[PDB]
Context: bound to proteins that are not shown
Formats: sequence, structure tokens, C1' cells
RNA sequence: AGUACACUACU
RNA sequence: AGUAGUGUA
Repeated sequence: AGUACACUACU
Repeated sequence: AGUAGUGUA
């Protein structure tokens, strides 16, 4: 420990 | 809705 674009998990 | 993970730039 950021912006966006998604996807999949759990609660 | 919250949380985690992955890919992308």
C1' cells in the first nucleotide's frame, strides 16, 4: 500500500 | 455492501 478495466472467492 | 485474491495498464 494508488488510479482505472475486469473476473472469482468468502461473509 | 464489506473483505481477499488474480490478471491488465
Keywords: RNA-dependent RNA polymerase, VIRAL PROTEIN. An RNA with a sequence from La Crosse orthobunyavirus: 20 nucleotides with solved positions. The work is reported in "Structural snapshots of La Crosse virus polymerase reveal the mechanisms underlying Peribunyaviridae replication and transcription" (Arragain et al., Nat Commun, 2022). Entry title: La Crosse virus polymerase at replication early-elongation stage. The reconstruction used 417,757 particles. It was solved together with La Crosse virus polymerase.